[PDB]
Context: bound to proteins that are not shown
RNA sequence: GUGUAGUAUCUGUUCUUUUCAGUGUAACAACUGAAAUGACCUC
RNA sequence: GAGGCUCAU
RNA sequence: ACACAUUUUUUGGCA
RNA sequence: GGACGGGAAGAG
RNA sequence: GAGACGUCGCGACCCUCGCA
RNA sequence: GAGUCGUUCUUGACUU
RNA sequence: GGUCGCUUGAUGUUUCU
RNA sequence: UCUUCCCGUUC
RNA sequence: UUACUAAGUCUCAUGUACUACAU
Numbered sequence: 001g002u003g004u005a006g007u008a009u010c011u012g013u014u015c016u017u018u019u020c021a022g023u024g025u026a027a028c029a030a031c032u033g034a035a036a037u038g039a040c041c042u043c
Numbered sequence: 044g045a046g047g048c049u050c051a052u
Numbered sequence: 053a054c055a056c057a058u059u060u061u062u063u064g065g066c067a
Numbered sequence: 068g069g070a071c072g073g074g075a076a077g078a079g
Numbered sequence: 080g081a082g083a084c085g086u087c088g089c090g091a092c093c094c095u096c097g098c099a
Numbered sequence: 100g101a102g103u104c105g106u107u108c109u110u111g112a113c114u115u
Numbered sequence: 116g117g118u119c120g121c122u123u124g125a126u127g128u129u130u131c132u
Numbered sequence: 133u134c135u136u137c138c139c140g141u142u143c
Numbered sequence: 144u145u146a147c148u149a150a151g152u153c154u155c156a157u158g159u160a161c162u163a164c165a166u
Stems, first nucleotide, its partner, number of pairs: 002165001004163001006161004011156001012154001019034005036052004040047004068143001070141009080131001082129006088121004093117002101114005
C1' cells in the first nucleotide's frame, strides 16, 4: 500500500443557426418553431 | 462593422 | 421532350 | 531578248 | 470557228406625249 | 404599284 | 419600253470539225 | 491553226 | 487623481475531497 460502482469541488479551456415569433424569466438566461435571394450608397 | 419612410421575386 | 423513313438539316449521290 | 492577253490584216 | 433555240442591251427613219 | 370611301390633320377597309 | 437593224451588242443549252 | 504589226504586264 | 467589483455556461485536461460497495 488495494478494486468495484458512484459523487462533489477547483482550475484550465471556449463560445455555440446572423434574425424573427412563442413559451419562459424580475429581466435575463434557457427552451420551442421557420428561414433569403439579388442589387446599390456613405463612414 | 454601423446606417436604408430603398427596391424586386 | 424533341429537330436519321417521302415537302426542307442527317443527302440519289458519285464519276 | 523571251512569255502572256487584247485588237486589226492575210493564208489554209 | 460557224448553224439553231432562246433570254437582256448601241442607234432610230419609229411608236407614243405626259407628275404620278 | 394604281383606283375608290370612313374619319381626322394623317391612316384602316375593299377591288385589280 | 414594243418593233426593226448591230453597219462585225452581251449570254447559256446543243451537234459537228 | 500559223505568220506580221501595234498596245499593256512580268523577268 | 484609478472614485472602489469581477467569475459564469460549453469543452476537454489537471487539483482535491467524498459516498455506497469487496478483499
Molecule: U2 snRNA; ACT1 pre-mRNA (delta-BS-A)
Organism: Saccharomyces cerevisiae